Entry title: cryo-EM structure of an archaeal Ribonuclease P. An RNA structure (RPR) from Methanocaldococcus jannaschii, in which 258 nucleotides are resolved. It was solved by cryo-electron microscopy to 4.6 angstrom. NCBI's taxonomy places the organism under Archaea, Methanococci, Methanococcales, Methanocaldococcaceae, Methanocaldococcus.
[PDB]
RNA sequence: GGAGGGGGCUGGUGACUUUCCCCUCUUUAAGAGGGGAGGAAGUUCCGCCCACCCCAUUUAUGGGCAGCGUCCCCUGAGAAGGGGCGGGAGAUGCAGCAGAAACGACACGGCUCCGGAAGAGAUGACGAUGAUAGUGAAAGUUGAGGACUUCCGGAGAACCGGUGAAACGGGCAUCUCCCCUGCCCGGGGUGCAAGCCGGUUUCGGCGCUUAGCCGAAUGUCACCGAAAUUACAGAAGGCGGGCUAUAGCCCCCAUUUU
Numbered sequence: 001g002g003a004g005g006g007g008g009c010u011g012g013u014g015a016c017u018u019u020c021c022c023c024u025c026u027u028u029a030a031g032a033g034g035g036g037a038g039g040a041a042g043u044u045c046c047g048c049c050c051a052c053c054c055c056a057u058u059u060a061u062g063g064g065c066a067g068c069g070u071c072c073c074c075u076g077a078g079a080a081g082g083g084g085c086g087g088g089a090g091a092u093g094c095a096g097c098a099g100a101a102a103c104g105a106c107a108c109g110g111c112u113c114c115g116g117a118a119g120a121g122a123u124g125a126c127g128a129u130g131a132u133a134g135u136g137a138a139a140g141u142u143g144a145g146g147a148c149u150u151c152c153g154g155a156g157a158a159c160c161g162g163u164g165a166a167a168c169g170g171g172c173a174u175c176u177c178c179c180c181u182g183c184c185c186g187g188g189g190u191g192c193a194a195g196c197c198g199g200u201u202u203c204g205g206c207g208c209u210u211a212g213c214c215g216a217a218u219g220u221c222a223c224c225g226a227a228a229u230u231a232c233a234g235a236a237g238g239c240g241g242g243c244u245a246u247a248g249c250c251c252c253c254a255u256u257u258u
Base pairs, nucleotide, nucleotide: 002255004253005252006251007250008249009248010247012223013222014221015220016219020036021035022034023033024032042243046240047239048238049237051190052189053188054187055186062185063184064183065182066181067180071084072083073082074081075080086179088177089176090175091174092173093172094171108161109160110159111156112155113154114153115152116151117150118149124148126146133142135140196205198203
C1' cells in the first nucleotide's frame, strides 16, 4: 500500500423569490428581518408526560426492574458480532431405531444358594473365542498330563452394561412456587386517528410545537472547508433506550505482502 469490520461528526455563510411555507413589524400593497427534514425520521419491541374508564386510596401485604463491568457458550481471515445471568424443590419432554434399560429408580444378563435333567471314577465332559484361579472384581498383569462340569427355572448384599449426541447414573431444555441482595411505590386497560369544544350525520377550532404539514410545504445556485447533500432515507404530539441500511474523512484491528 489493496477487498473488509467497528466507533464518532453530518453543516455554516452570501444572493434570488413572500409566486416554497410559517411568524412578526411597520408602511401611498408591497417590502424588510428571522427560522425551515434527521441520525435513523424507517422498523412499532418499549416506557412515561399527556388523556379517559374500572378497582383500590396500599410501600401491612404485594407488584415492577436490575445482579453490571467481569465471566460462560457459539460462529468467522479470531479484531469483532449475537444470547444469557446464582441456588433448592416438583412435573413433563430427549421421538424413531438401537441398547439390559432413556431420564425417579428399577426389573434383566455375568456372582451366590436351592430343585430337575444329561455324561463320568488311572475314562469321559469342557477349554488358546481362555482352563482350578485372585484383586477396591471399570480396567490391567497374567496363559494349560489346565482340569470336574453343562443347561433351564426361582429368590438376594457388592461391581460393571456391544448402542447412541447423551447413562446402575449424572446431564440438557421448558413451566410454576418457595430461598437471597439493592432501589422505587397507586394497581390495570386502551391509546393523539386518544380526548375536549362550537357543531349535533358531517365538518372548523383546540390538544400543536424556538420546522409544524395535512389533496401532506421545508426550494435553487455559488463557495470556503474537506464533515457535507454525496449513501441509506424523508417528520406528523414530544422525549429516552434497543434493532436495521450505508456516503465522505479521522482513529483502531486483521490477512495477503515485503
The reconstruction used 84,800 particles.
Rfam match: Archaeal RNase P. About the family: Ribonuclease P (RNase P) is a ubiquitous endoribonuclease, found in archaea, bacteria and eukarya as well as chloroplasts and mitochondria. Clan: RNaseP clan.
Among the 5 different proteins in the entry, which are not shown, are Ribonuclease P protein component 2, Ribonuclease P protein component 3 and 50S ribosomal protein L7Ae.
The 2019 paper behind the entry is "Cryo-electron microscopy structure of an archaeal ribonuclease P holoenzyme".